Solved structure of RNA (glmS ribozyme RNA; glmS ribozyme substrate RNA), 144 nucleotides shown. It comes from the structure "Pre-cleavage state of the Thermoanaerobacter tengcongensis glmS ribozyme bound to glucose-6-phosphate". It is bound to 6-O-phosphono-alpha-D-glucopyranose (G6P). Klein and Ferre-D'Amare published it in Science in 2006: "Structural basis of glmS ribozyme activation by glucosamine-6-phosphate". An Rfam search finds the family "glmS glucosamine-6-phosphate activated ribozyme aptamer" in it. Rfam's curators write: This entry contains a glucosamine-6-phosphate activated ribozyme that is found in the mRNA for GlmS. GlmS is an enzyme that uses fructose-6-phosphate and glutamine to generate glucosamine-6-phosphate. The ribozyme catalyses self cleavage of the glmS mRNA that is thought to regulate GlmS activity. For this family Rfam cites "Control of gene expression by a natural metabolite-responsive ribozyme" (Winkler et al., Nature, 2004). Crystallisation conditions: 15% PEG 4000, 1M LiCl, 100mM MES-NaOH pH 5.4, 5mM MgCl2. Soaked for 5 minutes in: 24% PEG 4000, 1.5M LiCl, 30mM MgCl2, 100mM MES-NaOH pH 5.5, 20mM glucose-6-phosphate, VAPOR DIFFUSION, SITTING DROP, temperature 295K.

């Protein structure tokens, strides 16, 4: 210094982003100074069908196409205060846990522009 | 809502065995 048992712990996603309603449905979006964030179960704001709304035409109504009350899919472009990581206090023999406090992102976040159906009656 | 929970793995302690050097 290594190995094994056994018993008792520890650890097992970092934050940004997503939500009209009923069914259905699962490897449902984004990056990070993390890299077991392995697996394994369960959840989910995604998808999918179906109501209902909203745009597509000023209004109605049928069908259609995206969508979800800032209701237009797609494209360029122009933006982006995150956490953990680090330190510090407190707490564990320890694994490692709480909390302040510090540096930094990307997107399906936000912003400009491009980018929009028929048929029928109604004024 | 990268949220949740551990029976594996991964890791600590403590014990007893082994093995190295």
């Nucleotide at each position: 210094g290594g190995c094994u048992u056994u018993a008792a712990g520890u650890u097992g996603a970092c934050g940004a982003g997503g939500g009209c309603a009923g069914g259905g449905u699962u490897u449902a979006u984004c990056g990070a100074g993390a890299c077991a964030u392995c697996g394994g179960c369960g959840g989910g704001u995604g998808c999918c069908c179906u109501g209902c709304g909203g745009u597509c035409u000023u209004c109605c109504u049928g069908c259609g196409a995206c969508c979800g009350u800032u209701a237009g899919a797609g494209g360029a472009c122009u933006g982006g205060u995150a956490a953990a990581a680090c330190c510090a206090c407190a707490g564990g023999c320890g694994a490692c846990u709480g909390u302040g406090g510090c540096a930094u992102a990307g997107a399906g976040c936000a912003g400009u522009c491009c980018g929009g159906g028929c048929a029928g009656g109604a004024a | 809502a990268g949220c949740g929970c551990c029976u594996g793995g991964a890791c600590u302690u403590a014990a007893a065995g082994c093995c190295a050097u």